YEAST INITIATOR TRNA from Saccharomyces cerevisiae: 75 nucleotides with solved positions. Crystals were grown from: pH 6.00, VAPOR DIFFUSION, temperature 301.00K. The entry is indexed under AMINO ACID TRANSPORT, TRANSFER RIBONUCLEIC ACID, T-RNA. Method: X-ray diffraction, resolution 3 A. The entry became public in 1997. Entry title: YEAST INITIATOR TRNA. It holds a match to the Rfam family "tRNA". The family's RNA type in Rfam is transfer RNA. Clan: tRNA clan. On this family, see Lowe and Eddy, Nucleic Acids Res 1997: "tRNAscan-SE: a program for improved detection of transfer RNA genes in genomic sequence". About the family: Transfer RNA (tRNA) molecules are approximately 80 nucleotides in length. Their secondary structure includes four short double-helical elements and three loops (D, anti-codon, and T loops). Further hydrogen bonds mediate the characteristic L-shaped molecular structure. tRNAs have two regions of fundamental functional importance: the anti-codon, which is responsible for specific mRNA codon recognition, and the 3' end, to which the tRNAs corresponding amino acid is attached (by aminoacyl-tRNA synthetases). tRNAs cope with the degeneracy of the genetic code in two manners: having more than one tRNA (with a specific anti-codon) for a particular amino acid; and 'wobble' base-pairing, i.e. permitting non-standard base-pairing at the 3rd anti-codon position. The 1991 paper behind the entry is "The 3 A crystal structure of yeast initiator tRNA: functional implications in initiator/elongator discrimination".
C1' cells in the first nucleotide's frame, strides 16, 4: 500500500426487507426449608458516519471512519 473480517444496551452477541431483542450485568420484589437456582417486572442504543436504490430496513448498493488479522520478494 493490498486483502479478508468485524463495526447494533455498560459489556459480549443474534438479527434473511413491515425494521429493536438474547446471554451477562443494574435496580427493585417473587415463590422452595436458603441459595451461588430459577421466576418476575423495569431502567439503559445516533443500530459506526453521509450519500443513493426501494412504497418501505439496521440488512440491499455506493467518499467514508474506526478496529483486529494477514500477504511471495525469487526472479
Nucleotide at each position: 500500500a493490498g486483502c479478508g473480517c468485524c463495526g447494533u444496551g455498560g459489556c459480549g452477541c443474534a438479527g434473511u426487507g413491515g425494521a429493536a431483542g438474547c446471554g451477562c450485568g443494574c435496580a427493585g420484589g417473587g415463590c422452595u426449608c436458603a441459595u451461588a437456582a430459577c421466576c418476575c417486572u423495569g431502567a439503559u442504543g445516533u443500530c459506526c458516519u453521509c450519500g443513493g436504490a426501494u412504497c418501505g430496513a439496521a440488512a440491499c448498493c455506493g467518499a467514508g471512519c474506526g478496529g483486529c488479522g494477514c500477504u511471495a520478494c525469487c526472479a